RNA sequence: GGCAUCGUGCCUCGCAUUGCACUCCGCGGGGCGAUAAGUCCUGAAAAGGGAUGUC
Ligand code: SAM
Numbered sequence: 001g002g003c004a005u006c007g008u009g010c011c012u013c014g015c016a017u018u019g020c021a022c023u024c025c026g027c028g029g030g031g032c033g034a035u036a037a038g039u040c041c042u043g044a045a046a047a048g049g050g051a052u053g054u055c
C1' cells in the first nucleotide's frame, strides 16, 4: 500500500434546524488519516496518534 471490519472526528450538497454544551452523532447523497479535528487510543504530564484482522 490492498482487502474487510470497528473507534474517533472533518469537509461538502439538498432538505430540515434558533438549538444551553462540555455525558457531544438530524435525515439523505458525496469526499476523508489529513502538520485538520477528535468525545477514541498511547503516555505520569509536557505531547504524540487511527485500530484490528488479513495478502
Ligand atoms: N464513523 C463515520 C460515520 O459516518 O459515522 C464513518 C467512518 S467510515 C466507516 C471509515 C472511513 O472514514 C475510512 O476509510 C476513512 O477514510 C474515513 N475516516 C474516518 N475517520 C477518519 C479520520 N479521523 N481521519 C480521516 N479519515 C477518517
Stems, first nucleotide, its partner, number of pairs: 001055006009032007040049003